[PDB]
Context: bound to proteins that are not shown
RNA sequence: GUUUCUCUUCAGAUCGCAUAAAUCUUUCGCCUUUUACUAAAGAUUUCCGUGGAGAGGAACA
RNA sequence: CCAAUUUUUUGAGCCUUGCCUUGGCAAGGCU
Repeated sequence: GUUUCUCUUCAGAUCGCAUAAAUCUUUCGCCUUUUACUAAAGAUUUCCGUGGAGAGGAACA
Repeated sequence: CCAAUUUUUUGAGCCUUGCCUUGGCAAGGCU
RNA backbone atom coordinates (compact mmCIF):
# COMPACT_ATOMS: atom_id res chain seq x y z
C1' G A 1 0.00 0.00 0.00
C1' U A 2 -4.48 -3.67 -1.11
C1' U A 3 -8.00 -6.53 1.48
C1' U A 4 -10.82 -7.70 6.18
C1' C A 5 -13.27 -6.99 11.18
C1' U A 6 -15.02 -3.72 14.99
C1' C A 7 -16.29 1.17 16.87
C1' U A 8 -17.64 6.53 16.47
C1' U A 9 -19.99 10.53 13.66
C1' C A 10 -22.95 12.90 9.56
C1' A A 11 -26.62 11.64 6.09
C1' G A 12 -28.60 16.55 1.82
C1' A A 13 -29.19 11.94 -1.87
C1' U A 14 -33.98 7.00 -7.00
C1' C A 15 -29.60 7.26 1.29
C1' G A 16 -32.64 1.68 -2.22
C1' C A 17 -33.26 1.85 -10.78
C1' A A 18 -36.00 -2.23 -4.76
C1' U A 19 -40.38 -2.26 -1.61
C1' A A 20 -42.94 -4.26 3.95
C1' A A 21 -45.73 -3.65 8.46
C1' A A 22 -47.57 -0.78 12.73
C1' U A 23 -49.87 3.57 15.53
C1' C A 24 -53.06 8.04 15.53
C1' U A 25 -56.59 11.58 13.12
C1' U A 26 -60.43 11.76 9.40
C1' U A 27 -63.65 10.20 5.03
C1' C A 28 -65.60 5.52 3.69
C1' G A 29 -67.42 -0.55 3.44
C1' C A 30 -69.05 -5.38 5.14
C1' C A 31 -70.83 -4.95 9.53
C1' U A 32 -74.69 -7.80 16.88
C1' U A 33 -69.72 -6.78 19.21
C1' U A 34 -64.17 -6.50 18.96
C1' U A 35 -59.72 -7.90 16.80
C1' A A 36 -58.25 -9.21 12.07
C1' C A 37 -59.96 -5.69 7.92
C1' U A 38 -61.16 -2.59 3.36
C1' A A 39 -58.94 1.89 0.51
C1' A A 40 -57.80 6.80 0.04
C1' A A 41 -55.50 11.25 2.53
C1' G A 42 -52.29 13.32 6.30
C1' A A 43 -48.99 13.11 10.51
C1' U A 44 -45.94 9.45 12.30
C1' U A 45 -42.67 5.43 13.92
C1' U A 46 -40.67 0.24 13.39
C1' C A 47 -38.00 -3.20 10.19
C1' C A 48 -34.71 -5.23 5.65
C1' G A 49 -30.68 -2.85 3.53
C1' U A 50 -26.95 1.75 2.11
C1' G A 51 -23.35 5.84 1.33
C1' G A 52 -19.37 9.62 3.17
C1' A A 53 -15.52 10.61 6.85
C1' G A 54 -12.52 9.23 11.06
C1' A A 55 -10.22 5.78 14.86
C1' G A 56 -8.26 0.93 16.05
C1' G A 57 -7.11 -4.21 15.17
C1' A A 58 -6.00 -8.42 11.94
C1' A A 59 -4.03 -10.87 7.14
C1' C A 60 -1.04 -10.80 2.87
C1' A A 61 2.40 -7.55 0.27
C1' C B 1 19.71 23.75 -32.14
C1' C B 2 20.06 27.38 -36.34
C1' A B 3 25.78 34.04 -37.19
C1' A B 4 21.95 35.69 -43.84
C1' U B 5 16.54 41.05 -43.58
C1' U B 6 11.41 39.55 -38.45
C1' U B 7 14.71 40.26 -32.16
C1' U B 8 20.54 37.08 -29.34
C1' U B 9 26.76 37.24 -33.14
C1' U B 10 25.03 44.51 -33.97
C1' G B 11 25.13 50.73 -39.20
C1' A B 12 29.28 50.77 -35.95
C1' G B 13 31.80 54.95 -34.86
C1' C B 14 33.09 60.38 -35.93
C1' C B 15 32.15 65.41 -36.33
C1' U B 16 29.44 70.96 -36.81
C1' U B 17 25.34 74.52 -35.21
C1' G B 18 22.03 76.59 -31.41
C1' C B 19 20.82 76.82 -26.30
C1' C B 20 22.27 75.15 -21.37
C1' U B 21 26.40 78.71 -15.88
C1' U B 22 28.77 74.06 -16.53
C1' G B 23 27.21 69.19 -17.32
C1' G B 24 24.38 67.85 -21.44
C1' C B 25 19.96 68.51 -24.44
C1' A B 26 17.50 69.65 -29.39
C1' A B 27 19.19 68.19 -33.58
C1' G B 28 21.85 68.34 -38.23
C1' G B 29 25.78 66.29 -41.26
C1' C B 30 29.11 62.44 -42.29
C1' U B 31 31.96 58.48 -43.57